An RNA structure (25S rRNA, nucleotides 1151 to 1829) from Paranosema locustae, in which 652 nucleotides are resolved. An Rfam search finds the family "Archaeal large subunit ribosomal RNA" in it. Clan: LSU clan. The literature on the family includes a 2001 paper in Science by Yusupov et al., "Crystal structure of the ribosome at 5.5 A resolution". The family has 91 seed sequences and 2,955 matches in Rfam 15.1. The reconstruction used 124,947 particles. Method: cryo-electron microscopy, resolution 2.9 angstrom. The entry became public in 2020. The entry has 71 different proteins, among them eL27, uS8 and uL22. It comes from the structure "Structure of the Paranosema locustae ribosome in complex with Lso2".
Context: one part of a larger RNA, bound to proteins that are not shown
RNA sequence: GGCAGUAGCACACUCGGGCGCGAGCCCCGAGGGCCGGGAGACGGGUUCUUCCGCCAGGCCGCUCCGCGGAAGGUGAGCCGGGUCCUAAGGACGCGCUGGCCCGCAACCGACAGGCAAGCGGGCACACAUUCCCGCGCCGUGUGCCAUGCGGCAACGCACCGUGCGCGGCCGGGCGCAGGGCUGGCGCCGGGGGCCCUCCUCCCCCG
RNA sequence: GCGGCCCGCCUGCGGACUCUUGCAGCACGAGGCAGCCCGCGCCGC
RNA sequence: CGCCAGGACUCGCCCCCCGUGAAGCCCCGCGCACGCACACACACGCCCGUACCAAUCCGCACCAGGGCUCCAGGGCGCGCACCCCACGGCCAGGGCCCACGCAGGUUUGGGAAUUCGGCAAGCUGGAUCCGCAACCUCGGGACAAGGAUUGGCUCCGGGCGCCGGAGCUGUCGCUUCCAAGGGGAAUCCGACUGUUUAGUAAAAACAUAGCCUUGCGCCGCACGCAAGGUGAAUUCUGCCCAGUGCCCGG
RNA sequence: GUCACGCCGGCGCGACCCGCGCACGCACGGGUCAACGGCGGGAGUAACUAUGACUCUCUUAAGGUAGCCAAACGCCUCGUCAUCUAAUUAGUGACGCGCAUGAAUGGAGCAACGAGAUUCCCACUGUCCCUACCUGCUCCCCAGCGAACCC
Numbered sequence: 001g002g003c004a005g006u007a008g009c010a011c012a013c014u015c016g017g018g019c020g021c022g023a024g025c026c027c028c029g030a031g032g033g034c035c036g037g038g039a040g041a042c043g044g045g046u047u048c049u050u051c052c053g054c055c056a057g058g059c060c061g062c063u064c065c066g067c068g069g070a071a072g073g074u075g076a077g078c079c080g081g082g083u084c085c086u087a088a089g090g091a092c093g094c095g096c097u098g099g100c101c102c103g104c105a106a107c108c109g110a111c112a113g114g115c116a117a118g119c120g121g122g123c124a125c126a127c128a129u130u131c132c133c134g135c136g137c138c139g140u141g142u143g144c145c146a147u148g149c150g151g152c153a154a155c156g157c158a159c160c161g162u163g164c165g166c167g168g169c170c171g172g173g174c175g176c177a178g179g180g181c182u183g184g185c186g187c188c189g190g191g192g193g194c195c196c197u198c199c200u201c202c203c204c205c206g
Numbered sequence: 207g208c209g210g211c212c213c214g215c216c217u218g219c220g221g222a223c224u225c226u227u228g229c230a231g232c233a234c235g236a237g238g239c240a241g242c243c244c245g246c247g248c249c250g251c
Numbered sequence: 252c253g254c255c256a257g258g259a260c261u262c263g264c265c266c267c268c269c270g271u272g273a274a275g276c277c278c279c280g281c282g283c284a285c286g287c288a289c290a291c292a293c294a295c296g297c298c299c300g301u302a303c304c305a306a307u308c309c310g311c312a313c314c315a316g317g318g319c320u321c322c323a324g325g326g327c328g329c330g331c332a333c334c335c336c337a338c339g340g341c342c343a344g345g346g347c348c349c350a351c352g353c354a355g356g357u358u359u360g361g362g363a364a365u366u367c368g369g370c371a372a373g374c375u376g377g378a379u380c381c382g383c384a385a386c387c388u389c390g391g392g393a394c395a396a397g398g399a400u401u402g403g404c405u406c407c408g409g410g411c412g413c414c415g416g417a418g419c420u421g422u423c424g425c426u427u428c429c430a431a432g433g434g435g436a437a438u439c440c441g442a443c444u445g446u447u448u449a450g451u452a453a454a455a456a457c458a459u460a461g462c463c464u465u466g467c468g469c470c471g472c473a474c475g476c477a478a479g480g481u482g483a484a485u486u487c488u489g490c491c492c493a494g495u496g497c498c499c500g501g
Numbered sequence: 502g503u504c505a506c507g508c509c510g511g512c513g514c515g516a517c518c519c520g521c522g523c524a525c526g527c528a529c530g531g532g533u534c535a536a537c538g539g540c541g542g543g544a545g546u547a548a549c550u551a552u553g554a555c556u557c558u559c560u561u562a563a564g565g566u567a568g569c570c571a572a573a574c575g576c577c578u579c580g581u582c583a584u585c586u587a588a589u590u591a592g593u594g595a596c597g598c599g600c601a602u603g604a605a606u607g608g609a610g611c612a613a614c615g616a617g618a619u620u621c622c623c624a625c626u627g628u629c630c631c632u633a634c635c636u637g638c639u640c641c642c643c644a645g646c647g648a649a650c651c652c
Stems, first nucleotide, its partner, number of pairs: 001652002008646002013031006032342004037322004043304002047302001048072006057065002077137002079300004084114002089108002093104003118135005138296006148157003161285008171267003175264002177261002181257006188206006207251005214243001216241004223231001268272001308317002324336003344643003352638006360630002364628001369625001377401005386391001388483001402420008421425001433623007440615002445457002461481007485609003489540003494537002496533005502527002509520003541559005568602001569599001580596005
C1' cells in the first nucleotide's frame, strides 16, 4: 500500500443571550436532570493563579483548557521534620578470620510512636492557623533573692533551683452513665426572598 | 476565667447497713451528717 | 431561651485471653543531699518543607482498573441498607430506530416434558402473633415445616421514643415503592470458623483443635523446645519385627 | 568374625617389600508397626437338594480381626433384590468368594456446619411446548475524527 473513509470515537439535556472570522460543547440567564464534594499522606512537580493566545494537542469542534506564551505565587518560636527520644532493626570500628558468620557495638533508626507552646477574624487574582488585626501562649538567655505557714484530718498555700536514689504510661469488647457536636420541636429574635386561592410561606443567622 | 452546686474518691463524727441496668459491696468501717479533693456537668458574673 | 433525640469519643465497673496488650528521653513526685532565681523585668526565638492535584498519582493515555486517612444534613426505616431531598459539585454529536445482538419488562394454557444437570429465571422474603418433627455431641435442629395478620382515618387504653384494643373506610388492598429466606426427604465427603492455585480448579485439597509417636537435661529448660503422622467428638484402633529402616548389645 | 591409615614387627645398603594389631560400620543377636509397610491356598463333609457348622492338608513374618461396601474404592457390571417412575445405565435401602474394602497409610460414624458432590418431593417459573410483543442501548444513516488483523 490494500484492507478502509471500514472497525471504531460524545450520543440528559433543552431554550435564549453574549464575546467572536468561526459555536451542540466557551461564557451568562432560564428550564430539566444527575452525583458525591471537601481536607491530609504517598506519588506528581508548577499542573496552581492572572494576562495573552490558538487555525498545533484534546478520540468531534472550541473563542475553552491540566494546552502554547508571558508573568505571578509558597513568608511560621506555636503546623510538619531536623537542632530530642527510643522501637523492631541497621551498623562503615575493633575483636574473631583465609574470608564471612559471629561477639562488643559508637552511631543510627518514626513527616501516623513518645512528644514545649495559636486561636478568632481580616486581606487577597491565588497563597497565609505563616502576612495583617485582636487576644494569647511556649522556650531560651540575662539581671534582681526570700530562707515559710494554715487545717484534727482529707489537704490548702508560699508563681524558686540543682544532683543522686527510688518510683511514675499503655489491650479489646457488649452495656450503663457522661459526651466535642448534630438534629428536631416549641417560643422569641434579627436578616433576605416568594405568594389566583390557601398558608405567621421559604431561606440564612442567635 | 471567676464563684456556687453536682459527681466521685478520701477525711472527720459515728457504728451497721447498702447498692447497681448488671456480678455486688460492707467492722481492713455501711448508710447518714459535715468536709476535702479533683475532673465532668449545670447555674451567677 | 426552654424541651426532646442522636452522636465521634471517654472515666469506672464488668467481660475476654495457654494473647495480659512497647521502649527511651523529657518530665513529675518523694527520699537524701547540695546550693540558691520561679515570679518580675529586659532581651531573643535557627534550618528545611509550605502553591496546587476526585482529568494533575500508578497502570505507555483525560484508561469503566488500582491507591493510606478524615468529615454526611432531612424523610422513610432496625439501620451512616435502599430510595427521595438538602449542601456542595455537575451535565461533551445529528437522524432514524430493519435484522442479529447486549440489557430490561410481559407472555393464554401446560409446568422441568427443556437440559449432562432447574443452568438461567421464578417462587419465598420485613414485622407481629401462633405453631414447630425426626434427629441430636442435649448445646442444637429452628425463621424447621406450617398458619394468620399487615393500608388509610377517627378514637380508646397503657407501664406512653412505644404497646394493645375498637370503630370507620377503599373496586380485597396494604413488608402497596424500596428493601427482603424458597422449603422438605435423603446419600457422599470434609467435623466446625478459617485457607488456597493473583490470571481456567475454592474443593472432598490445606489448616485446625484433638489424638498419637519421636528426639532432647549443653535448649527458649520437659506443662518446654524441636521433628513427624493422623485430623472434632462418639465408638474403636485387630494380626504381622520375616524384608527395609530406626534403635540396642557383643 | 571382617576392616583403612598410622603404629609396631620382620627384611634390606636404601627405596621398598612383607606381615600384624583395629574403631565407627558391616556382620551377628535383640527391640520396635499411631516406622515404611503387609495381612494365603487346596480338598472332602449335615434329615431331598443347596450351603458347609465340621474335618484333613499345603504354605506365610502374619494370613484381613471389629467393622463397612458394586461406596468417590467392584473388572465383570447397566451385579442381584427391593424401593422410587408410565418407563430409571441415575438415587436410596439391602445382599457380598470384596478384580483390588478395612482400622491414626486410620476403620466405622452425620449431630452441627458447607457458593462441596448427588437424588427425590412440594412450590415455582419462557427451561421447554412455542413463541410473541414492548423499552433502552447498539446496529443502520450522517458531520467530523479514524485504526488493526491479514495479504